[PDB]
RNA sequence: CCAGAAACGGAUGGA
RNA sequence: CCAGAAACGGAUGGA
Numbered sequence: 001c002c003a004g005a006a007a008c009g010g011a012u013g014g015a
Numbered sequence: 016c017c018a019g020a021a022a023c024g025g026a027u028g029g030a
Stems, first nucleotide, its partner, number of pairs: 001029003012018003
Other pairs, nucleotide, nucleotide, family: 004025tWS004026tHS005025tHS006024tHS007023tWW008022cWW009021tHS010019tWS010020tHS011019tHS
C1' cells in the first nucleotide's frame, strides 16, 4: 500500500 | 416467537 473472516446491527416480512 | 438488509468491525493473507 492492497484484499479481509467472526463477533456485532435489526429497516422489513410471517405467526 | 421465527427469518432478516443498510449501519459497525480488523482475526488473517498478499505487496